[PDB]
Context: one part of a larger RNA, bound to proteins that are not shown
RNA sequence: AAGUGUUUAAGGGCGCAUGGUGGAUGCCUUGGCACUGGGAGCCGAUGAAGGACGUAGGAGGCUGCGAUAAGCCUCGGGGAGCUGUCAACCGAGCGUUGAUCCGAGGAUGUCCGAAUGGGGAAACCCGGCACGAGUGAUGUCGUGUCACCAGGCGCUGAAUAUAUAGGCGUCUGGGGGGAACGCGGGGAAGUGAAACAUCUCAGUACCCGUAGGAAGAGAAAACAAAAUGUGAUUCCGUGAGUAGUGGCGAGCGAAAGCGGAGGAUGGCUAAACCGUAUGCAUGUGAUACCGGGUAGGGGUUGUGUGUGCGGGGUUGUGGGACCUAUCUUUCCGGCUCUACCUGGCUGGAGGGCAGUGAGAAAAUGUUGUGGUUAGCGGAAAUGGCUUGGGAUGGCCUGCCGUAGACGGUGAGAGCCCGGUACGUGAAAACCCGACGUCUGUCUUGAUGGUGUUCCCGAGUAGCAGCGGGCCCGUGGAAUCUGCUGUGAAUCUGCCGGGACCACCCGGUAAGCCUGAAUACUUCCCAGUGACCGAUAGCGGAUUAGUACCGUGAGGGAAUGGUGAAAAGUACCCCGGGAGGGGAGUGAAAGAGUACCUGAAACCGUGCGCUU
Numbered sequence: 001a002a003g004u005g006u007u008u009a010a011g012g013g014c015g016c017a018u019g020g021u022g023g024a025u026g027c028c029u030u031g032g033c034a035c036u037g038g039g040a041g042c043c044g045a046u047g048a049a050g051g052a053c054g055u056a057g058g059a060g061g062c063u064g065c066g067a068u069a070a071g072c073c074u075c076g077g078g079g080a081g082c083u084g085u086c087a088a089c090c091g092a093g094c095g096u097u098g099a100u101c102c103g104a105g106g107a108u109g110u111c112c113g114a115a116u117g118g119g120g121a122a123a124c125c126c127g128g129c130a131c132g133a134g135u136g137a138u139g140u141c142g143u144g145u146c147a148c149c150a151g152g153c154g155c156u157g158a159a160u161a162u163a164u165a166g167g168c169g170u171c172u173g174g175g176g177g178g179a180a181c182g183c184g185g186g187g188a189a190g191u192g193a194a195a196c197a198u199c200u201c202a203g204u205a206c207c208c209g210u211a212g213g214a215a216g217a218g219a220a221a222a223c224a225a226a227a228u229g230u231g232a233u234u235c236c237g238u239g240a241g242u243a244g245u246g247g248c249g250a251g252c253g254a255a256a257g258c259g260g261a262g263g264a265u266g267g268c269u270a271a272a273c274c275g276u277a278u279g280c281a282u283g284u285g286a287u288a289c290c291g292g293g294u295a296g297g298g299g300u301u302g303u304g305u306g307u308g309c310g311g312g313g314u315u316g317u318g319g320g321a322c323c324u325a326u327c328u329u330u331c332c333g334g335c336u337c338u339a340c341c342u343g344g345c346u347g348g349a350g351g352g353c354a355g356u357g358a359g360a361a362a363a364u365g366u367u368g369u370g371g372u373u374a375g376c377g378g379a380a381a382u383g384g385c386u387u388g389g390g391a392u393g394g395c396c397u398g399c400c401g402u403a404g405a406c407g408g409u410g411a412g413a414g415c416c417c418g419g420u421a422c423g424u425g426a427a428a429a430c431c432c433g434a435c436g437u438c439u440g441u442c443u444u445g446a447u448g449g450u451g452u453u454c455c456c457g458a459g460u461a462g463c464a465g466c467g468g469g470c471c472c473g474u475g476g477a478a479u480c481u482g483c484u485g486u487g488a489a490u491c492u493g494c495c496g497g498g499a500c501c502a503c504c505c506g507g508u509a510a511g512c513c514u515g516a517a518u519a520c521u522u523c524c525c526a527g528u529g530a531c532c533g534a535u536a537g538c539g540g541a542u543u544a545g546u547a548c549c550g551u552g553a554g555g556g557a558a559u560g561g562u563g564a565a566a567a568g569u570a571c572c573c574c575g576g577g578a579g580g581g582g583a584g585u586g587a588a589a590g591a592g593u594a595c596c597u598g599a600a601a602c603c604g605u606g607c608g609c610u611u
Base pairs, nucleotide, nucleotide: 011611012610013609014608015607016606017605018604019603020602026596027561028560031532032531033529034528035527036526037525038524039523040521041520042177043176050112051111052110053066054065055064057090058089060086061085062084072106073105074104075103076102077101081094082093083092117126118125119124127146128145129144130143131142132141133140148174149173150172151171152170153169154168155167156166181212182210183209184208185207186206192199196247222230223229234261235260236259237258238257244252245251266513267512268511269457273311274310275309276308277307278306279305280304281303282302291342292341293340294339295338296337316491318456319455320454321453324449328445330349331348332347333346334345335344336343351442352441353440354439355438363437364436365435366434367433368432370431371430372429373428375424376423377422381397383396384395385394386393398415399414400404406418407417408416462486463485464484465483466482467481468480472498493508494507495506496505497504548555549554568595571582572581573580574579
């Protein structure tokens, strides 16, 4: 002189070790969901459902209660601790002379609310009357009562005479709320039809009126089809996605028959005739009103007609009233215009039959180891060794069992506890029965016969027009049904047997009641789960329809876990405190009320390699 050569990390990256945050995961639960078996199926002017304000010795929320205010009285149970809870702390007390607590029945029950003395912006304003209290008197305070409508009963009766409307008085009801189920009415659209109006969606959603513990329906004017058949209603399964129906498109969609649940093939009425009472008309005011005859009077008015009541009649092979023969199961009295011998009517005594029911209703006694609403008793291990903070773990011994269901207790417990199998228990109240008082009905009552008149549910059935609904969308359109017209027959009548006609068959409409089989759960009791386990399950395990949002209708959250026991860290130190460091408790503080376990994202710190 030329060349070769590591050597930095302002920060970054990647690995590893220790932390923080966060609240995932695992294991739970005072909570939910879905059901099964019972109960109860209404509550309200005697003031409901739901609230506002108050109320405890101390502030508030939840709970209870109402100025008698976490409560008063009585009857039962229970047995030794209590003064509800969050949730303690202080101050006070009660309890074996029976508390707290549980069940039943009572008393009190402010104000709002149907809200009802009047008003009102719900929970706050103002009264009338009567009776008390208190002031010198007015002021004031307690207890009752005072809404409207409807229906009975009573008084009065406008314009107006009859009268009525209406007015006064007094009794008896109604009103509002409730989750579902019932019945009766009104009644969409999105949608589908790959468009769309018929049609569907769908008689759904929604709305209106009304109930009951269930409701509706229900006793053939039914089906059926020649069978000498079924025989009220309702509800299940089939029949059957069938017959059919349908811009024959999308779709819609029976019944007969058969098999079952329960059975009450149940009960009364109206009409024809009588009797009686009454309303309204009227009197050949007598030869007319009760069955004969004998008579009397002259009004069961002579007659009509309407209504009420009582008998009589409730059916389909038609039945029933009348008329008419035969047999005939107690007594007495007054009546069929009155008395005397005949046929009917009506009360009181035996006897029968029913009764809380649809078949009538309201009461009152005795009783049932019948039930419900509180409870009580209830067998057997301090067993040994061992691990552990703790045994309820492991090994080994016993014992009970009509009890080895389930929970709790410091970790898997038949023998530790609450309990369990199994027995026992009611003063009172309520609910079921039973036997009686009591009530009603038949007994002045039934029988099977023969022949004619009257009755058998009327502005209804039928017909016509326009609709609803049925498998049936108007169609050849039966059966059922709303409105508008027209409008019959009473049994040789009438209505159904899918237009209609004739023959046969069935039934007897236009009156009414009726249990069981069926539907549902606001609420109460006991249980169950190859249901959820805190972003799940109810919106709600926690202040939950709360906080919050909206004027309002309405919308609508989030938040569970120390530990076996608070034994929840005395004391010392740093710090204003917060926070921490020693020391203590604890088995564990890698359990410190920021608390089981404690993942990831995300954020540090230290170390190794690299840049």